[PDB]
Context: one part of a larger RNA, bound to proteins that are not shown
């Protein structure tokens, strides 16, 4: 070295696991804000038949929608302001123009103001149909401008049964009508619930429906309380006090007297304060605007407002935004000026009206029955109020002082008017926040009460961010004259490329290492 035998047993993954690195999907997080939320201080507290709130349709150089306007239609005329750009936005381009002889823009006053809607000449299925009368104008088959609802009040005429005159009928004027978040005064008025069940009771005279008024309303000037001393109209706040009471004496409900405050006010029926509307006397505000101080150099950087160095202004120094953090860059701020013309408020003094009910209160006070209200549920139950029925006195008279009587005290009802302190905010302005920051904050940051759902009443979303500046990618190549890409360019940065800041997780892949 060869054959044989026995023993032992690396690698080789269809596909999976873990780790790591790159992607994809997706949209969290961070930062941001043209949007919201809650207050304080003011305003002004109504709009409508002179046609409202709310809409339809139209209106532009070119399609739609939003905003504004209305056939004179993104506007017409006048005043006032300003001082160079302009023909609104989504939302750009192409055009046509406007003008320092004053445009666009802002404020006051005018003009025009289609159709529907209280809708009002009559109908009607809102945005439609059909008319009549008067004046003027045309000759054809009309045009222009006015009128024509209903009810209430006043007035003129007229006039049924029925003589008279009444009802009624026409014509004039004046007013009302509808809408609006809350607040106010009235009419009607639940239940769930609590009582650990439930009827009385509670919730509660609440929710809800209806009717009137106003910028506030209502109430208001003792027939009130107190207690033998006194107070002095009404309203609102703090206490008395969770007390006295009340209560299937349960659950619960719940005062007053007396004090401290905000406000300050009364005047008439032998006709007043006050309030309206005009006309006047002055002032102040609101609707627009004008002026408004003080910085340079240097470093990094794409870009200084940031670094370093030195200044200045201050009745202006923690405003907004400019290519990163600004008293001195811009707009502003403190502080000073302002109004042709409208609005409003307070102020004089003249008128008209109203207050107004005539003359101090009679079917009233009191009473009986049934209810309601008083903190008070019939209770010894006073007081107010009234559905039914009754019913006084006249100041030497009447009411009240919580059954009732006596004595005292204190008020004068059945006729009126009256500001402030009080309530509320749909709406407008300013300022503020140990409020939110896109699943939050309004349902609504965005073309939202939309899309969508329902026959209807009604219910009701999702959806923000390129960059300092579009500088938003000329040109080449593959591809269907695609979609999508690879280069090239712009940019500080395109893995900032328009579904664009950051770009998490679930989930889905490619590559490598080890394991199976």
């Nucleotide at each position: 070295g060869g054959u044989c035998a026995a023993g032992u047993g690396a690698a080789g993954a269809a596909g999976c696991g873990c780790a790591u690195a790159c992607g994809g999907u997706g949209g969290a997080u961070g930062c941001c804000u043209u949007g919201g939320c809650a207050g304080u201080c003011a305003g002004a507290g109504g709009c409508g038949a002179u046609g409202a709130a709310a809409g339809a349709c139209g209106u532009g150089g070119u399609a739609g929608c939003c905003u504004g306007c209305g056939a004179a239609a993104a506007g017409c005329u006048u005043c006032g302001g300003g001082g160079a750009g302009u023909c609104g936005g989504c939302a750009a381009a192409c055009a046509g123009a406007c003008u320092u002889u004053g445009a666009u823009c802002c404020g006051g006053a005018g003009a025009u103001c289609u159709c529907u809607g209280a809708a009002u000449g009559g109908g009607g299925g809102a945005a439609c149909c059909c008319a009549c009368c008067u004046a003027g104008g045309a000759u054809a088959a009309c045009c222009u401008a006015g009128g024509u609802a209903u009810c209430u009040u006043g007035u003129a005429c007229u006039g049924a049964a029925u003589c008279c005159a009444u009802a009624g009928g026409u014509g004039c004027a004046a007013g009302a009508g509808g809408c609006g978040a809350a607040c106010c005064a009235g009419g009607g008025g639940a239940a769930c619930u609590g009582a650990a069940a439930c009827a009385u009771c509670u919730a509660a005279g609440u929710a809800c429906c209806c009717u009137g008024a106003g910028g506030a309303a209502a109430a208001g000037a003792a027939a009130u309380c107190a207690a033998c001393c006194g107070a002095g109209a009404u309203u609102c706040c703090c206490u008395u006090a969770g007390u006295a009471g009340u209560g299937g004496c349960g659950a619960g409900c719940g005062a007053a007297c007396g004090g401290g405050g905000a406000u300050u006010a009364g005047c008439c029926c032998u006709u007043a304060a006050g309030c309206u509307u005009c006309a006047u006397u002055g002032a102040u505000u609101u609707u627009a605007g004008c002026g408004g101080a003080a910085c340079g150099c240097u470093c990094u950087g794409g870009a200084a407002a940031g670094u370093g160095c030195g200044g200045c202004c201050a009745u202006a120094g923690u405003g907004g935004g400019u290519g990163a953090u600004a008293g001195c860059c811009c707009c502003g701020u403190a502080c000073g000026c302002g109004a042709a013309a409208g609005g409003a408020u307070c102020u004089u003094u003249g008128a008209a009206g109203u207050g107004a009910a005539a003359u101090c209160g009679a079917g009233u006070a009191g009473g009986a029955c049934g209810g309601a209200g008083c903190a008070c549920g019939a209770g010894a139950a006073a007081c107010u109020u009234u559905g039914u029925c009754u019913g006084a006195a006249c100041a030497u008279g009447g009411g009240g002082g919580g059954a009732c009587c006596a004595u005292c005290c204190u008020c004068c009802a059945a006729g009126g008017c009256u500001a402030a302190a009080u309530a509320c905010u749909a709406c407008u302005g300013a300022c503020u926040g140990a409020c939110c920051g896109a699943u939050a904050g309004u349902g609504a940051a965005c073309c939202a009460g939309u899309a969508c759902c329902g026959u209807g009443a009604g219910g009701g979303a999702a959806a923000g961010g390129c960059g300092a500046a579009a500088a938003g990618a000329a040109c080449c190549c593959c591809g269907g004259a695609g979609a999508g890409g690879g280069g090239a360019g712009u940019g500080a940065a395109a893995u900032a490329g328009a579904a664009c800041c950051u770009g998490a997780a679930a989930c889905c892949g490619u590559a490598u290492g080890c394991g199976u």